[PDB]
Context: bound to proteins that are not shown
RNA sequence: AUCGAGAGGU
DNA sequence: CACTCTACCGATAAGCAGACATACCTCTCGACCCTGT
DNA sequence: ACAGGGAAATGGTTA
DNA sequence: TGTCTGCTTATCGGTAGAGTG
Numbered sequence: 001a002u003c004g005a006g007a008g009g010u
Numbered sequence: 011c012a013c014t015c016t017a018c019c020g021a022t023a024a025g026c027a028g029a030c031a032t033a034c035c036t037c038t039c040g041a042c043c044c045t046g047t
Numbered sequence: 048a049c050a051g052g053g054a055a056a057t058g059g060t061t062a
Numbered sequence: 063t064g065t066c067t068g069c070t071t072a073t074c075g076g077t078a079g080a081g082t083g
Stems, first nucleotide, its partner, number of pairs: 002041006009034002013081001015079004020074002023071004028066002046049002
Other pairs, nucleotide, nucleotide, family: 008035cWW012082cWW014080cWW019075cWS022072cWW027067cWW
């Protein structure tokens, strides 16, 4: 660099 | 002029699996296994 | 200890 | 997840002829 997940202001 | 008997088109449900999580944008925290020479 | 192929399954069945 | 749309199979009739008559 990439992916996925979780937590957020609208 | 009445009967029966199975080839054909419907309507049927009737069952079969999928298919879907508005959108703009922020942050952090971990990511394939068994075997041979 | 690293190159090469493509595998590795554990049955289970009420929610 | 119930609740649905859509696709593919049985089920029901509904004929429609033509063997007979």
An RNA structure, together with DNA, in which 83 nucleotides are resolved.
Entry title: A cryo-EM structure of KTF1-bound polymerase V transcription elongation complex.
The work is reported in "A cryo-EM structure of KTF1-bound polymerase V transcription elongation complex" (Zhang et al., Nat Commun, 2023).
It was solved by cryo-electron microscopy to 4.3 A.
The sample was in a buffer at pH 7.4.
Among the 13 different proteins in the entry, which are not shown, are DNA-directed RNA polymerase V subunit 7, Protein RNA-directed DNA methylation 3 and DNA-directed RNA polymerases II and V subunit 8A.
Ions in the entry include magnesium and zinc.